[PDB]
Context: one part of a larger RNA, bound to proteins that are not shown
C1' cells in the first nucleotide's frame, strides 16, 4: 500500500386528520371556486351515453293529499299550416352505417355530408381472408 | 414439399326461409341572394363578443455607435444592445388580384 | 435685416449714461401629400 | 365654349337612394291576390372617390336583412295527463315597510 | 314593536320491516276486551329495496387549516326539524426512521452584503454578456532539521 | 511536533419539499388511535453504504 473479511458506531427536523355537496376561501356545516396519482364488467368508434361486481351510500325536514295560478331539466293533440310575431322567438324538424349520385363559382386547395335516391332485424347455411411441423 | 396432419384471431361478401306495431340510449334540416369583415385569433370580472383590436401583406422616417430612440434626484449610473442596416427604433394602412389621379398657396417637417 | 448675456470705446467726481459688436432662432428663398389636408363659383 | 377669381388646384378611374340621399314611401323591372319590406336597373351625388385608401373578390363567421321547400299548439281556439309546489297538518320560524 | 305563528323550510331519484337498547309508554276519573281516550319522533343488529356507477358521497398527497384524530362518558347550548347520535361539551390517550421527505451539499429566472460611488439625507446606484472594487479580497501541499 | 513559506487573476452569500442529487425490501395474530419508522437471539427475517480500527493474503 491494494483488496476483501471482522469490530464498533450510525446524528438533526418533519410523520396523527383532512384535502372537501361538513374539515381550506366566500360573515355559515353556502347548488359558486380549488392543482397532482391509481381507475373493473356489458353495449359500442368510444374516458360519449345507459346499465352492473368491489369500495361507499340511503345526509341534505317530514306527513296527508284532485283547488285556482305557477315552475319543469315532462308530455300527446282533429282540420288548417306562419294566417301569430318588430322578426319563425320557442317548439317541431334531420340524424348513425353502408353503396350510388351530386350545381353554380373558385386563390384549383375547395365549395361538399352539396342537393338527392336506395339498404339495413331474427335464424340456418357458404365463400374468402393465416401459423408452425415434417 | 404445388403434400400431409395440428391449432389460432376475428372481419367482410354471398344465399335461403322467417318477422315488423317501424318500437332503447346517442347522433347535421336544406336551398337561392344582399351587406360588412380576407382567413385562425382577442376583447367591456357584474347589462354591448360586433362591422371593433390583432394578423399576414404594403408604405414612410430616423440611423454608421462621438449614433438614433430612450430611463433616472443623482454617480465611473440604467434599457432597446449577449446588438451592428437581411439590424435596431418611430408611424399609417390592412390577405390575394387590380388600381392608388390633380393640388406646395395655408400649418407642418426639413435644407439654405 | 434684427437680438440676449459678454466684450470694447467715448461723457462724467462717481453711480451712470451713450454708442459699436454680438449666436441660434426669425425674415428671404428652396424641397416635400402612402405629411394634416382640399379638389369651388361665376 | 371660354375666359376669368377663390386661395393651390378643380373630383381622374371607378362606385352608389349604399352601415353614406334631405326633398324621399325618388323612378323603372321583378318578387306578392296585395309589398314604406328585399334584388337589379338608373344618377343634377343635401355632404361618394382613390394607403384619411377606390373598385373587386373564393374559403371562413354564436356578424346584419330577404325569399323558397321541410316541419311544426307560434296562431285559428283552446281540451287532457304528470312530477314538484301553492292548498292543510307536526316541529321550526325572518324581512320590507 | 305591529305585520306574524305569517313567508317560507320543494336542485341532487327512497326507503321499508322485526328483534333489542332508551324516562323518551301499552302513560285513564270510572264503567268497559280490545277501535272511537299517549301522539309524534331516535340508536344499533339482521333481512328486504335502491342509489353512486373507476372524469365516483372510493384509496392517497400538495397549498391552507392545527388536534377537527382515539376511546370512555354526555346531552344545558350549537348541528336553522328531531336525536339515545354528532367535526358539539368533558376527562383520558396518541405521530418511534442509518436508507422515506427537507437540511448538510447543485445551479436557474432572479436577489443585493461587502467595495465603491452619489444624494442636505443612506432608508438609492452598479452587483453573471465569466462575474465585485483606482482594484495589494489567495494563510496551506509538500515540506526538511 | 509543531511552527515556516513556494504555486494557484476575478470578495462573500441566497434562490426549486414537481428540475439536476438520493445506501431498504418483503410477512406479521403488530394498536382504540401510528408505521417501506414497530418486531429481538432462530432479531419474522434477508440486504445495501458510511467514517475509523483489527486481522488475512497479496504486495
Nucleotide at each position: 500500500c491494494c483488496a476483501a473479511c471482522u469490530g464498533c458506531a450510525g446524528a438533526c427536523c418533519g410523520u396523527a386528520c383532512u384535502c372537501a355537496u361538513c374539515a381550506c376561501c366566500g360573515c355559515a356545516u353556502c347548488a359558486g371556486g380549488u392543482c397532482c396519482c391509481c381507475a373493473a364488467g356489458c353495449a359500442u368508434a368510444g374516458a360519449a351515453u345507459g346499465c352492473u361486481c368491489u369500495g361507499g351510500u340511503a345526509c341534505a325536514u317530514a306527513g296527508a293529499g284532485a283547488a285556482a295560478g305557477g315552475u319543469a331539466c315532462a308530455c300527446u293533440c282533429a282540420g288548417g299550416g306562419a294566417a301569430g310575431u318588430c322578426g319563425g322567438c320557442a317548439a317541431a324538424a334531420u340524424a348513425g352505417a353502408u353503396g350510388c349520385g351530386u350545381a353554380a363559382g373558385u386563390u384549383c386547395g375547395c365549395a361538399a355530408g352539396a342537393a338527392g335516391c336506395a339498404u339495413u332485424g331474427g335464424c340456418u347455411c357458404u365463400g374468402a381472408g393465416g401459423g408452425c411441423a415434417a | 414439399a404445388a403434400u400431409u396432419g395440428c391449432c389460432a384471431a376475428c372481419u367482410c361478401a354471398g344465399a335461403a326461409c322467417u318477422g315488423c306495431u317501424u318500437a332503447c340510449g346517442g347522433c347535421g334540416g336544406g336551398g337561392a341572394a344582399u351587406c360588412c369583415a380576407a382567413c385562425u385569433g382577442u376583447a367591456u370580472a357584474a347589462u354591448u363578443a360586433a362591422a371593433a383590436c390583432a394578423u399576414a401583406g404594403g408604405u414612410u422616417u430616423g440611423u454608421g455607435a462621438u449614433g438614433c430612440a430612450u430611463c433616472c434626484a443623482a454617480g465611473u449610473g440604467g434599457u432597446g444592445u449577449a446588438u451592428a442596416u437581411c439590424g435596431c427604433a418611430a408611424a399609417c394602412u390592412g390577405a390575394u388580384u387590380u388600381c392608388u389621379g390633380c393640388c406646395c398657396a395655408g400649418u407642418g417637417c426639413u435644407c439654405u | 435685416g434684427u437680438c440676449a448675456a459678454c466684450g470694447u470705446g467715448a461723457c462724467g467726481a462717481g453711480a451712470u449714461u451713450c454708442a459699436c459688436c454680438g449666436a441660434c432662432g426669425c425674415g428671404c428663398g428652396g424641397g416635400u401629400a402612402a405629411a394634416c389636408g382640399g379638389c369651388g363659383g361665376g | 365654349c371660354u375666359c376669368u377669381c377663390u386661395u393651390a388646384a378643380g373630383g381622374u378611374a371607378g362606385c352608389c337612394a349604399a352601415a353614406u340621399g334631405c326633398c324621399u314611401c325618388g323612378u323603372c323591372u321583378u318578387c306578392c291576390a296585395a309589398u314604406u319590406a328585399g334584388a337589379g336597373a338608373c344618377g343634377c351625388g343635401c355632404a361618394u372617390g382613390a394607403a384619411u385608401g377606390g373598385a373587386u373578390u373564393a374559403a371562413u363567421g354564436a356578424g346584419a336583412u330577404u325569399c323558397c321547400c321541410u316541419c311544426u299548439g307560434u296562431c285559428c281556439c283552446g281540451a287532457g295527463u304528470u312530477a314538484c309546489u301553492a292548498u292543510c297538518u307536526a316541529g321550526c320560524g325572518a324581512a320590507a315597510c | 314593536u305591529g305585520g306574524c305563528g305569517u313567508a317560507g323550510c320543494a336542485a341532487a331519484g327512497a326507503u321499508c320491516u322485526a328483534a333489542c337498547g332508551g324516562a323518551g309508554a301499552u302513560a285513564u276519573a270510572c264503567u268497559c276486551a280490545a277501535c272511537a281516550u299517549g301522539c309524534a319522533a331516535c340508536g344499533u343488529u339482521g333481512g328486504a329495496u335502491a342509489c353512486u356507477g373507476g372524469a365516483g358521497c372510493g384509496g392517497g398527497g400538495a397549498a391552507g387549516g392545527a388536534u377537527u384524530u382515539c376511546g370512555u362518558g354526555c346531552c344545558a347550548a350549537c348541528g336553522g326539524c328531531a336525536c339515545u347520535c354528532g367535526u358539539a361539551c368533558a376527562c383520558g390517550a396518541g405521530u418511534u426512521g442509518u436508507u422515506c421527505g427537507g437540511a448538510a451539499a447543485c445551479u436557474g429566472a432572479g436577489c443585493a452584503c461587502a467595495a465603491c460611488g452619489u444624494u442636505a439625507u443612506a432608508u438609492c446606484g452598479u452587483u453573471u454578456u465569466g462575474u465585485u472594487a483606482g482594484g495589494a479580497a489567495a494563510g496551506u501541499g509538500a515540506a526538511g532539521g | 511536533a509543531a511552527c515556516u513559506g513556494a504555486a494557484a487573476a476575478g470578495g462573500g452569500g441566497c434562490a426549486a419539499c414537481a428540475g439536476a442529487g438520493a445506501a431498504c425490501c418483503u410477512g406479521g395474530g403488530a394498536u382504540u388511535a401510528u408505521a417501506u419508522u414497530c418486531c429481538a437471539a432462530a432479531a419474522a427475517g434477508a440486504a445495501a453504504u458510511u467514517g475509523c480500527a483489527u486481522g488475512u493474503g497479496g504486495g